[PDB]
Context: one part of a larger RNA, bound to proteins that are not shown
Parts: sequence; structure tokens; C1' cells
RNA sequence: GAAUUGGCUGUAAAGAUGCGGCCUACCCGUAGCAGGACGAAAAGACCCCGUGGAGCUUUACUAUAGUCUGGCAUUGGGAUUCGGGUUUCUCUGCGUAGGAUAGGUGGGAGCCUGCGAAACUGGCCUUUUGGGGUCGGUGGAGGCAACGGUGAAAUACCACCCUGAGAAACUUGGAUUUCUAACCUGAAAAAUCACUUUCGGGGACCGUGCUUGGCGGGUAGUUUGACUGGGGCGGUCGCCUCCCAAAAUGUAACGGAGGCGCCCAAAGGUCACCUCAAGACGGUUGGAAAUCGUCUGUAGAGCGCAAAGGUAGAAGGUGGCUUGACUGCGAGACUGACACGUCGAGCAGGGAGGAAACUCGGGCUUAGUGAACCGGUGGUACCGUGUGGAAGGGCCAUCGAUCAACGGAUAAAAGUUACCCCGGGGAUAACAGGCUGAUCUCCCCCGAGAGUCCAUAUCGGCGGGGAGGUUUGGCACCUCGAUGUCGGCUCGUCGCAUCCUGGGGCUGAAGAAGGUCCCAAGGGUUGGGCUGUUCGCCCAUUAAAGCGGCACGCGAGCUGGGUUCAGAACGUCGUGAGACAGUUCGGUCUCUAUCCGCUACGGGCGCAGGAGAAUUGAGGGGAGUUGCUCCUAGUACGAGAGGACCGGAGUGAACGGACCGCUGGUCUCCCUGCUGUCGUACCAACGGCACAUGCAGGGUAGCUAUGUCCGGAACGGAUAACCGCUGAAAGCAUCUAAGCGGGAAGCCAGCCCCAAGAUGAGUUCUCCCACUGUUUAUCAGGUAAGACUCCCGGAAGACCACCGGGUUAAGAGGCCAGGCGUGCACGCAUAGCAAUGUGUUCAGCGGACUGGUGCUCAUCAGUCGAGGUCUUGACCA
Repeated sequence: GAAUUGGCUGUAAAGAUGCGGCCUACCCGUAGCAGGACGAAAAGACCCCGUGGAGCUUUACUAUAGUCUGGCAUUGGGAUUCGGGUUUCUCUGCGUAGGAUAGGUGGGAGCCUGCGAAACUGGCCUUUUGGGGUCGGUGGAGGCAACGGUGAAAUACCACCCUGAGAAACUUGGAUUUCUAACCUGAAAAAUCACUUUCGGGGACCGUGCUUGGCGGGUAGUUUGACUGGGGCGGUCGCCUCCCAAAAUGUAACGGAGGCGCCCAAAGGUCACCUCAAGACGGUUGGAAAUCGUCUGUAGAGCGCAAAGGUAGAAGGUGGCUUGACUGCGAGACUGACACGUCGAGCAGGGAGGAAACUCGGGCUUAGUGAACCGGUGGUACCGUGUGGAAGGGCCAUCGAUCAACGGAUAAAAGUUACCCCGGGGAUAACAGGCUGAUCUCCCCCGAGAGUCCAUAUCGGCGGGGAGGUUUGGCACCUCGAUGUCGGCUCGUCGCAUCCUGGGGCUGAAGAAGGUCCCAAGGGUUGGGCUGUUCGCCCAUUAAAGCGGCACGCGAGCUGGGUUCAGAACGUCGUGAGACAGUUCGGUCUCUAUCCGCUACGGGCGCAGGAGAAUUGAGGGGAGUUGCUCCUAGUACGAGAGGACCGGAGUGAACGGACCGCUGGUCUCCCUGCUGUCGUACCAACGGCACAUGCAGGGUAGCUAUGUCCGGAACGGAUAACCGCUGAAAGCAUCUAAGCGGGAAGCCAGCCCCAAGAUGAGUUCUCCCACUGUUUAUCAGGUAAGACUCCCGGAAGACCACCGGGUUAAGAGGCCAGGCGUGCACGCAUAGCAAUGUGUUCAGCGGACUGGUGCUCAUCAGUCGAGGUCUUGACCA
């Protein structure tokens, strides 16, 4: 999905109306219930997963609005100090000899009347030995260099440049200060502006523009690995060895153990040489072990590190020489999905050791590792963008990797979500089920020991064997396009591993009260306080206050206190956002049942004619509890205290059924009282409204429990444990092996209720009877007996059904009488100032009660309903 949609038990993907077996069930519906249809609704919101999302947080990564900051521009002048340069004006310059600072090369002997030469006295630039310029008194005007003196070169006449400085200037700056025409900004007859000026103030700062670096969860984009007997936490991630690994290789696990991320310049190459551990005897320090010697000695040692294999003819220990720990290659194999990885003969160059054959391209071997990418360095001269160069690349070499998540996503990276969203998963967790049964519950075996004594009256060590499936788990098998989850409430029903109650063996059973065990699941198993409780403790009782199952039964049955959404707070954790199976207050629980299932009630047809009644009971349901007191009997028993079985009687509790007489409840208009108001013209009297009776007080019939009546049994038949009779196997004995009896609240029957759809449909009494129809009309019509329809009712009832009456009639209503309820009507009179009282009045009023009565309606009428199949057998005329 379509349905022709039962129950049990089983099986199936592990929760079956569809599968198996067995049982049950005639067909259809109405009112009702919520156990099931893993019922409906929302492609689960918990949980996991996705190299999904988004909000949020930070000392995660990255950037960035903003913001601080140096330089450049708007951006100008000056005054004071420091920076240096240029250019003009100015001078120092005894390491030596030279009278007296020579500073250099040429014209090296002349003109010079056109830019700092003598050395008395309280001098600075060079510094109180002498030497240019000196302030001032002092007051021969012409000269010198030189030949000489003298050094690689001389001290004067014209000049090229100066080390270090003194004036001047251009300054170009740096800082400060200050002024103002930039710029900013306020005031006045013109509000924002523009003017203009008094302007006033600020001021080359601020602002703004480009750039520099810092800060920058304020914002923005993103990152935050996987494995995982769910995820997280912990652990783990590459490599080597052993076991698992099933005698070829290989082979998984969050299976069982242990190492590596190096080391060695000798621990390599070669050449040559040496032989270990350990025990026994004897030996100065010693005297467990040291070092020496003798004997034994196949490995019981050593190998840098793990272990495995290997090895004494060396790989083990020692020495000589050494750089093969080498370039150019690589026949051929091992091994891997690939990339890798491993072994390797042999050729060349060229070397090492050896006398040499020869051996050496690292280490006894197996771990000591990192692909690409981008880059460093030494060589190389392959490309080099018109050509030649150079930058740059290319080649060989080579360095940088806890890329350790170790085949390595980026150059570069953490959290949180209960505000959360999407896509998926029963590939995967929390509930339940299933499988299991360690744990959990009970039962059995042995018996050491306890019990004065004696294993077993009762208890039962150290250990053993099972059951059950209610615990916590394990596993992850149906359900993540939803199988609602604790507790209570309500409603039940099952198991027996029995709390009570009944029967029985044993007793460490005198009696009484017990203990334990066996049989027994009929019925029963209280009310409260605390907590959300389940539970558990407590109060007070009891015959007892049983343990479990039923999706830890039962949310399309209720609750919603616990828990697990959003709020808020405490404690605690977190830098934070947030967090916790911590606590706390708060917090939406979905009118309609289609099928099965269930309780009720009809319609149909069936049951060999059509009808009215009365019934047997196949079979099924309900019921099934107990105390207390009394007699027996103060008896059995007991020293006594105490104190029975058995049998008999009586009275309750709970629960059940029926009932309404009683005692009560209710009794929505049966009776009365009462108030505000509106009405009936007003008074008087009455009605409405004040609830869906305006309020109150009563209250019949009905209907009710708290009220009343009755009940659970008695007897009997089969049994359980258990008790025996007779009695062999087995001369005894034995309850049994043949047989037989006694034996429980349980079983069957008896009690009450349903019951022939008991399709196996039953029995009895009675009534109607043998009709009509050209089979062109072989099944119907009108009928009988009898019903139904319709009407009026009912102690019956949702509807239907059921009972009664329906004129030959008391069926209901009315009416009459009575009963009963209410409690003294209206009107009138009287008393009273009036409210009101009294009399008439045991009145008045009237739903359901009891009868009578033909006043009313049950009028008239229609509809439907037999003619009895066949077969055999028995009797009959």
C1' cells in the first nucleotide's frame, strides 16, 4: 500500500491479524472504553557523523575602521646658540747645522713711491730660552738675498697652494623664541554664509593630504586532524625485533613484551696475530667479586645500543699499514597498488692493504628516517627575450623538516553554543526489547567447625554443581521520515522462590508460644508522618501488612512532583563566551477511534411447515478472605507459672449483592418566609429579575450510603505433601513391585448468574391446516393460527429492544376521594396611634403517592404471515 484485518504458543531482522501448530469464531450495525494496530502529527530538537552552517568568545591565525607616531606637502620671515661646507679677507710650521721659524718650484741678481721684517718694560695667538703682528713715552729713513755661511734643498724681489685657526659673507640646516601677511576662529547695523573693517584671539601649531612603524575582538574572513566495541577524557599515529601467525610468504585487534630518530676517524679497508663464560685445587693487599697458576671447558661468553637469527676455521679480543665511509656505471633478481625499498656479479678510471691468490664502492645482519615545493652554498658555461655582455634561470653536488597527525592540505590559525540551524545515521549512544548471565537473585552437593555431649534441631568455613532473567553491565540485532522517559493516580491480571490463612515431616516439639522443611497460588495482604520518590526510617494497627513479571504493565487514561529547552541566581570551573547528570525559583502535556481487542444493545438469516408459550444444561462466568469471645476446660500437659488439640457455639471487620421500611442526604419551582426594583391603573393582592432556583426554611415520590437485609458455607468425589493396610522380589523387614485405605483454604461437583448460533442449533405443552393460480405465468397470491405498524403509557430505556393498555376499554392525563408536604390562605371582622396580633382557620396551596370514576386521547385502519424436500427403517389400517 491494498485488505476477505481473532486467540494462544512458537518462528521469523530479535515485539506476528497475515509464517507454523493448536484453539476460537454465523452475517451486519448502534452507543460506549482506550490494550494493540511498534496508532496520527513534525524526514528526532538527545546522540554520532558531514574536511555542512551560523551567533558568540578570547593572550588561535590573518587583515582592518579607528588611533598614536617619524618624514614630505599646504608652510612664510626674523632674532639667539650649535652643524659643516664653500668663497673672500687673514697666520702659526726650532727632532738636524744654520748669528737671527728657509714654506715650495721658476725669471736666482734687480727694480721696488699701488693689499702686517730690527728689539728697552707688569703680552696674547705657539706654552714666562731667543724670534713677524704689539697699546704708549722712547724717534739714524733707502735696501737686501748673497760669494762666505750651507743642507738630497737655504735664509730677500713676482707668484701657485696650504695643515690647524681669526673677521666677513652665502648660508644650507638642527633646536628654541617670537612676530604675522598662510591657515584657523569669535564679536558688531547684515542669524547658515559673503562682505568690510574695529576687529579680538590663536597661529605656521592644529586640521587636511601621501608615506613610516606601533596599538587595534571595535569589526571582518576563517582555522580548530583522525583512530575509537557511541562520542569525550586517557591512550595511539613513522621505524626495528619477538609471540599471536594455523611448520612457504602473508595476515587483524585500544591482543601479549621490548627497542629507534643514533653511534664509531676507528667500531671502517686490508694485512697479521690472539680465543671466551663458569666451576674445582693452591695462591701478598684480596679473601662474595679483585690480580696469578694448574685442570675441566662448543659457546653455559662476546658482538656500541632492542630482541631475533647468526657466529669459535670469527662477526669475538690485539697490533701494522691506511681513507673503498671512491667517481663513471650496472648483467640479473628480491620486494611494494604506486612511489619506495633491498641484494648484486661484472666493465672503466684510479687508489688501499697484502709476498702474493686476492679483498675493499662503510659497520654481522635487520631500526637510526622526510616525497615535492620554494630557498642557501661550491662547481658548471646549457638557455639568456635586435646582437655582445651582465641580472636570472638550467645542470651536478649539496645544506634547511618532532612537515613526529611522520605519503607530508596553508607561508601563516584556538574555543563556545541550553539561542541555535541544515543534511544524514538505527552504519552509532541514552529508554525499552533481544542475545549473553561475569555481576545480581535464589536452590543443590561436601563437611571442617558452632550446638555441654551429638556435622545436619537449627547454623554451616575452605571449595564444588545448577536454576532464574526482576540488578549493574557486556554486545549494538529491529525502531533516530520519533518505539514519550522517573514517581504517583487509575485500572487489572499472572508467576511462586508463600507475608497471612489451610494440610503435613522433623524439632535442641511438655503445654502454650516457636524454628525449620515439604504440599498448597482459593481469597486476603490497613491508615498515616518525612521525601518527587521507587525504596527506606518512623507513628498506630494487623491473620498478614509477601517478592517479582506484564515495554522497570498502564501519559491516543489523568497527573507532571523528579529529569533534560529557552529566564534568573548561588557555589564551583573557565582569561572569556560558556560550563556541571551540583543546587535553586520559574516554565504550553495535542475536542472527533477507521480495524483488531473490550463492555453493553439491536437488525439479518439460520435451526425442513406457520405460530404462542414453558424448558433440559453441552458449555461458560461470578463467588472462595479473616479476627475476636464463649463452651468444651481451668480439663490433656505441666513442680509450678501457665495452659491446649479436637469438636460445638456466638459476634464482628473488609468486601459483594439487593433494597429504600428505618436513620439521613438530595429532591431547579411541592409549601412558606425575605429584600431591592419594574410591572399588573392605585390600596390590597400578585408576577417577573436579582443562577443557568435571587436568598433562606422545610420537603413527598424517585434516586442514594454513612442506612438496612442477605452472602463466603454444609455434605460428597478425586487428589498434594504426608499417614497407613495387606505384601513379595530379598525366609527378616518394607505403604508398592499387583492391589487397598486415610488425606488440604487447592481439583471436580454442590452455591448464585448467563447459556441450543451447543450450525452437534435439543426437549415438552398447545393452536392453525391440507387454499388459489390456461408449466404462453414451476413459483408466487389471497389467507388461517399469529404478529407487526400506529396511539397512549411504563417501576424498561441513549436508539433499538422489554412490559402494559388500546372502547368487549381504568392504560395515562383530568376529575373525585384519601395519603403526604408546607403550617394557618384571600376576604371580612376585632384589638391596636402604628408596626403588627387575634378570629374565621388542624386553614390555604399542591410534582411524582394510594384508589375510584367513562370527563379527554387511545379513532379508522393498513402491512406481513403456513400449505410443509428426499432417503432408508419401525408400527398401522